[PDB]
């Protein structure tokens, strides 16, 4: 260094799901998307290569 496990941590700054709110539509229907959660990243301990 890599992978895994465990603990923890992380407003926005190209991930997923996207409540609420928002947007388009007469409707039927659609869309963008913050929080959360999930992923992922950060900091470590352990195990393996």
């Nucleotide at each position: 260094g890599g992978c895994u496990c465990u603990g923890u941590u992380u407003a926005c700054c190209a991930g997923g799901u996207c409540a609420g709110g928002u947007c388009c539509g007469a409707a039927a229907g659609g869309a963008a998307g913050c929080a959360g959660c999930c992923a992922a990243g950060g900091c470590a301990g352990a195990g393996c290569c």
4.5S RNA DOMAIN IV: 49 nucleotides with solved positions. It comes from the structure "STRUCTURAL AND ENERGETIC ANALYSIS OF RNA RECOGNITION BY A UNIVERSALLY CONSERVED PROTEIN FROM THE SIGNAL RECOGNITION PARTICLE". The 2001 paper behind the entry is "Structural and energetic analysis of RNA recognition by a universally conserved protein from the signal recognition particle". Crystallisation conditions: Na-MES, isopropanol, potassium chloride, magnesium chloride, MPD, pH 5.6, EVAPORATION, temperature 293K. Protein in the same entry: SIGNAL RECOGNITION PARTICLE PROTEIN. Keywords: PROTEIN-RNA COMPLEX, DOUBLE HELIX, TETRALOOP, INTERNAL LOOP, SIGNAL RECOGNITION PARTICLE, SRP, RIBONUCLEOPROTEIN, SIGNALING PROTEIN-RNA COMPLEX. It was solved by X-ray diffraction to 1.52 angstrom.